Shown are 496 nucleotides from a PDB entry: RNA with a sequence from Ligilactobacillus salivarius DSM 20555 = ATCC 11741. Rfam match: ROOL RNA. It is annotated as a small RNA. Rfam's curators write: Firmicutes, Fusobacteria (1 example), Tenericutes (1 example). Method: electron microscopy, resolution 3.25 angstroms. The entry became public in 2025. Keywords: CryoEM, RNA. The PDB entry is titled "Lactobacillus salivarius ROOL RNA hexamer". The 2025 paper behind the entry is "Cryo-EM reveals mechanisms of natural RNA multivalency".
Context: one part of a larger RNA
RNA sequence: ACCGAUGAAGCUAGUGGAUAAGGUGUGACAAGCCGCCUAGCCAUACGUCUCUUAAUAACUACUAUGACGAAAUAUACGGAUACGUUUAUUUUUUCUAAUUUCCACUUGGGUAGUACUAAUUGGGAGCAACGAAAAAAAGUUGUGUAGAGAGAAGCAAGGGGACUCAUAUCUGAAACUAAGACACUUGCCGUCAGGGAUUCGCAAUAUACCAUCUUUAGUUAAUUAAGGCUGAUUACCUUAGGAACCAACGAAGAAUAUCAAUUAAGAAUUCGUGUCGUGAAGUUGUGGUGAUGCAACUAUAACUGACGAGUAAGGUUUGAGUAGCCAAAAUCGACAAUC
RNA sequence: CACAUGUUUGGUGAAAAUUGGAUAGGAAAAGGUCUAUGCCCUGAACUUGAAAUGCGGACUAGGUCAUGGAAGUUGCUAGCCAUGAUGUGCUAGUCUGAUUCAGUAGUCUAAUAAGUCCAGAUACAAGAGUAUCCCACGUAAGCCAAUACGCGUCGGU
Numbered sequence: 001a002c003c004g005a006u007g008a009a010g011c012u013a014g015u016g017g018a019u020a021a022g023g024u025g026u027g028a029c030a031a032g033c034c035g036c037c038u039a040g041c042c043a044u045a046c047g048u049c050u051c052u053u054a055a056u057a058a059c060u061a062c063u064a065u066g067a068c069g070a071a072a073u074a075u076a077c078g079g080a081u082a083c084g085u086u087u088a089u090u091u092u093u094u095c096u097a098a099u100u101u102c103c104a105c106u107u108g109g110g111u112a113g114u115a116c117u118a119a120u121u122g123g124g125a126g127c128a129a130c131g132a133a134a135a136a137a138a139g140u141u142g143u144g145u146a147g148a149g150a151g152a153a154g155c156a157a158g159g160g161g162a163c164u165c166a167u168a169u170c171u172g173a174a175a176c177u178a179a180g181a182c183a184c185u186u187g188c189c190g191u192c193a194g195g196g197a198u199u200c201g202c203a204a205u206a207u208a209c210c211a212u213c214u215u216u217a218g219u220u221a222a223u224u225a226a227g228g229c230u231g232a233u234u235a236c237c238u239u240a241g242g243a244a245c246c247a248a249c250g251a252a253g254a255a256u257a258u259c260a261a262u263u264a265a266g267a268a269u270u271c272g273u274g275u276c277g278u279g280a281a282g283u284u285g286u287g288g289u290g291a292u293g294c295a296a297c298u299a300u301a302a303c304u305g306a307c308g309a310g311u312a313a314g315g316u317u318u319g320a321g322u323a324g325c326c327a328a329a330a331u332c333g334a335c336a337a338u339c
Numbered sequence: 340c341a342c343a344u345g346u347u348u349g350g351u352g353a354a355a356a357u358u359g360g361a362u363a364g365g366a367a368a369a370g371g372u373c374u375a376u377g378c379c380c381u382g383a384a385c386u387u388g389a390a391a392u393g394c395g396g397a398c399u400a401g402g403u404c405a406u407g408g409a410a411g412u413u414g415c416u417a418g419c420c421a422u423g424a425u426g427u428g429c430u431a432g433u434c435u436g437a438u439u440c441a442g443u444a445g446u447c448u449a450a451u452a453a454g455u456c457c458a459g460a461u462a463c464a465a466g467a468g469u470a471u472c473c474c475a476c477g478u479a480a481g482c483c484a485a486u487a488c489g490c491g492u493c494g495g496u
Base pairs, nucleotide, nucleotide: 001496002495003494004493005492006491007490010041011040012039013038014037022034023033024032042158046154048152049151050150051149059147060146061145062144066095067094069092070091071090072089073088074087076085077084078083099125101124102123103122104121106119107118108117109116126143127142128141129140130139159474160473161472162469163468164467165466167462168461169460170459171458172457175455176454177453179448180447181446182445183316184314185313186312187311188310189308190307191306192305193304194303195271196270197269198268199267200266212254213253214252215251216250218246223241224240225239226238227237228236273336274335275334276333277332282297283296284295285294286293287292318356324351325350326349327348340428341427342426359379360378361376362375363374364373380442381441382440383439384438394436395435396434397433398432399431400430401429403424404423405422406421407420408419476489477488478487479486
Other pairs, nucleotide, nucleotide, family: 008015tWH011113cSS015018cHS016475tSS019035cWS021035tHS021037tWS025031tHS026028tHS043156tWH045155cWW047153cWW052056tWW053055tHS054060cSS055147tWS058100tHS063097tWH065096cWW075086cWW077264cSS079082tHS081203tWH085265tWS093243tHS097144tHS098142tSS100148tWW103464cSS105120cWW111113tHS115158cSS123465tSS124465tSS131138tHS132137tHH133136tHH134190cSS134309tSS135309tHS155157tHS156158tWS172173cHS173457tHS174456tWW178443tWS178449tWS179444tHH179453tSS189309tHS195302tWS201263tWS201265tHS203214cSS204253tSS205254tSS205255cWH206211cWS218221cWS218242tHS221248tWS222242cWW229235tWW233235cHS241244cWS242245tWS247249tHS272305cWH277329tWS278299tWH279301tHS280298tWH280330cHS281330tWS288291tHS308309cHS317357cWW319355tHS320354tHH321322cHS321352tWS322353tWW323352tHS328329cHS328333cSS343403cHS358450tWW365370tWH377393cWH377436cSS385438cWW389437cSS390437tHS391437tWH392437tWW402425cWW409418cWW410417tHH411416tWH412415tWH425426cHS443449tWH449452cSS480485tHS
C1' cells in the first nucleotide's frame, strides 16, 4: 500500500439506537408506563476522627532584604522640681520572600484500565519596585532553598459539541458636523516664595484615722509563653523573657495667694478671580496730665508675587470700544467672570 | 429746498453673523463649490492703457435744527447776526472713478475626504452560566435515517 468488519456520555463487561436485559407499579402478580440502560471498580481525588511529628499541605526551618521601638555618646530649646522635646553616630529585642497560581506538547512512576503524581519547554493571568512627577498608563526587572508519617469509617463528584455572556483585532451603510493636525488664549485643578489664624511641644494638686492621685523595673515580686501534676487543673512546681504585655506589692512625692499677660528650638492643619473708586472704628509722627486735637497712610481692612503636573472649551480676524448695565460706597461700591 | 428732530461727560463691557471686505439680485434652490459693481484691501504676466456709455463718489452754497448775541419799532416775538450739526431726498457749482486672473479660520492641508453614533465578521487552552440545549465516535444530507468522507480497535493480503 489493498480488502473486511466493530464503535453506550468516569474505567471495565453485556444488548446493539429493541414491546431485549431490566426498572416502576402490587402485600406478591397481572395489566399499564419507562428503557442513556444494566452489573463491577474505586484512588497519593474530596472532605471528617485517632496516635506520633519541628510541620505532618496555606504548614515548619531557612536565608538575604526592609520596618516600626529602646539604651548610651554630643548638640539646641524648655520645666517650681523629679524631668521633656529637636538633630547626628553606635548597639540592640521583635516582625519580615511580592500565587504552595493554571494550560498544551514531551518523556517517567502507579493501575487489568481510568481519574492521580514527577519534571523539561512553551505560554495565560494575578501581585511588588522603577517608570514618577504635582496625574496616568505603555514598558523593564522580579515573584528564593529545603521538609510536609502511619491508620478508622464515608464518598462518585471523574467525555465532548452548541449557545449566551464579558475581553481583543479588523470591515462598512443611512444620519449629525466648514474636517483633522500644530501652535495661542479662557476656565477647572495644582507647584514655589512670603504673611494671617489655629492645635501640639505632657507630673500629680489628697489627707482626723482609713482612703485618693503622679513617677519609678525585671526583686526568691507580679504579667505572658512553654512544659510537669491529676479524672481536669483555674491551684501548685520548673525554664525563658523585658521590642510588646505587667505598677497588685515595695520606694520617692502630691510643692506653688488669685486674676491678668505669656508662647522657646521645633512640627502639623486652613486662608488668594479681572479692570476702576472710596478710604476708617486700623497703623505711624507731633500735641494735649486725661477725656480728646493736627497730618500722613492703609482693602495685608487678610491674603500678596512668580508660575504650569494634568484636563475641557474656543475662526484667536471684522462686527466693536458698538449694544447693554451702572454713576456710590462700616453690606466697602460698580461691570464682567466662577458656582 | 420739502420732511424729521430735547443737549451731553465717565467705569465695565456680550452676542448672532463673518469662506478677503461692502451694496444689490435671485418664483416655488438662498448658497465655500449662484450672478453684478468707472466700489475697497493683498499677490502676480501684458496694456504698462483705456475709454464711451450708462452712472457713481465726495466738497461748497440754498435752507431745517437748535445755540447764543444785539435787538429794533409801544414793547414782544418775528426778524436779524454769526456759531455747530443735518438723520432722508432735491436744487446749482468745482473736482474726480474704466487690462485680466486669484484670496478657505493664526497656521497648514480636506469638504467624493475626516470624526461621532451605529452595526457585521471573526477568535486552540489557561473568564462565567445552561435547571431553562444536544449527543449509541465526528462532518454533510431543512432535522433525523439510507448514503460518502475522517478518527480509534481487531485481522488478512